[PDB]
Parts: sequence; C1' cells; structure tokens
RNA sequence: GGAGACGGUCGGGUCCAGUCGCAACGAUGUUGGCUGUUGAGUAGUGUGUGGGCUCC
RNA sequence: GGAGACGGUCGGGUCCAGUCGCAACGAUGUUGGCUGUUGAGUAGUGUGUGGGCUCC
Repeated sequence: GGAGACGGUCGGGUCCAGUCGCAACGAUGUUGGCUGUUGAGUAGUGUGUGGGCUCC
Repeated sequence: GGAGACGGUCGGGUCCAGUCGCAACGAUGUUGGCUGUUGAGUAGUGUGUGGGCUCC
C1' cells in the first nucleotide's frame, strides 16, 4: 500500500429515547388583581330594600 | 306616622361573568442541560468508516 472480518467493553462525531427545562394550548381550582349594568329584582332573592321622590 | 311609584344616573353590600396572575393537572411542540447501548449500520446511512485485528 491492497484485500478481509469485527459495533459501541477501541474510540470520536451524529441521531434517537427519557428526564429536567423551555414555548404555546386545554380543561378544574383560586380569602389574589383588573374590567363590565345594553352584567342582577324596585313584590327584594338582604340578617339595609339605607336614602331620595309622590300622596293622606 | 301611614300609603304608593321609581334600578343601578341616589347609594352600600352580595352575587355573577370576563380577564390577568397563581396552584395543581392534561395531552402537543421543543433549537438547551443531564441520563441511557439490551438505545442505532461493522455494505457505513460520516464531508473519519479514525484506531486495533487477520491475510497478500
């Protein structure tokens, strides 16, 4: 220098899976914050129908 | 003092909804860290088949 067999207990690199993390989404909860009366009964549904208004 | 009418433009509280955050959960994605060879081809699937080994 050519040929041949070995795969991860020869090794490096890559990939993959998991896991933690990250991104976004889904429902449930929420003494937390914000927003809403074109959100709620003038018989209260309050353990205020408070006040105001109208009338004898 | 007795009666009557007004609902959120008289007011307070309570409630409700939406939403932001928070908790836990759910499954998708994942370019990062960690773990893994009973995770992956000894025809490479590498733009090393590097090293070792066997033989001319």